[PDB]
Context: bound to proteins that are not shown
């Protein structure tokens, strides 16, 4: 530092 | 806003 997801 | 996985 990116791609994706999930929580509160 | 903040957190968790998962990947390069």
């Nucleotide at each position: 530092g990116g791609a994706g997801g999930g929580a509160g | 806003c903040u957190c968790c996985c998962u990947c390069c």

The RNA has 16 modelled nucleotides. The 2012 paper behind the entry is "Structural Basis for the dsRNA Specificity of the Lassa Virus NP Exonuclease". Crystals were grown from: 0.1 M Bis-Tris pH 6.5, 0.2 M MgCl2 hexahydrate and 25% PEG 3350, VAPOR DIFFUSION, HANGING DROP, temperature 298K. The structure was determined by X-ray diffraction at 2.91 angstrom resolution and released in 2012. On the sample the depositors note: RNA synthesized by IDT DNA.